An RNA structure, together with DNA, in which 64 nucleotides are resolved. It comes from the structure "RNA Polymerase II elongation complex bound with Spt5 KOW5 and Elf1". Primary citation: Ehara et al., Science (2017), "Structure of the complete elongation complex of RNA polymerase II with basal factors". The model includes bound diphosphomethylphosphonic acid adenosyl ester (APC).
[PDB]
Context: bound to proteins that are not shown
RNA sequence: UAUCGAGAGGU
DNA sequence: CACTCTACCGATAAGCAGAGCTACCTCTCGAT
DNA sequence: GCTCTGCTTATCGGTAGAGTG
Ligand code: APC
Numbered sequence: 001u002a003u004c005g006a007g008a009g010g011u
Numbered sequence: 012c013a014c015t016c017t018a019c020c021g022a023t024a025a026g027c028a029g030a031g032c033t034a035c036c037t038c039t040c041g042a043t
Numbered sequence: 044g045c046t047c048t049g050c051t052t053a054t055c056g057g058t059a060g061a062g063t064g
Stems, first nucleotide, its partner, number of pairs: 002043010014062008023053005030046002
C1' cells in the first nucleotide's frame, strides 16, 4: 500500500 | 476672408477570446 | 453550455489647421 479517469450513489 | 483638404485625438461599438460554475462522504470498474 | 466583465480592434466624427481661390 499506487496513479489517472469514469460511472452509480449518501445528506 | 471664406473655402476645401487631410493629420489628429476623442468616443464609440465591436468582436472576441477565456474564467467561473455548493460542501462533505461511499463504492465499483478500466487503463496505465 | 451557459452567463457575465474586461481587454484589444475598427468606425466614427470631430475638429482643428494649412493650403486655397
Ligand atoms: P423533508 O421533511 O424531507 O422535506 P428537509 O430537511 O428539508 O426535509 P433532506 O433530508 O434532503 C430535506 O435535507 C437536505 C439537507 O441536506 C440540505 O438542506 C443540506 O443541508 C443537505 N444537502 C442535501 N443535499 C445536498 C446537496 N446536493 N448539496 C448540498 N447540501 C445538500
Among the 14 different proteins in the entry, which are not shown, are Transcription elongation factor 1 homolog, RNA polymerase II subunit B32 and DNA-directed RNA polymerase subunit beta. Method: X-ray crystallography, resolution 3 A. The entry became public in 2017. Keywords: transcription, complex.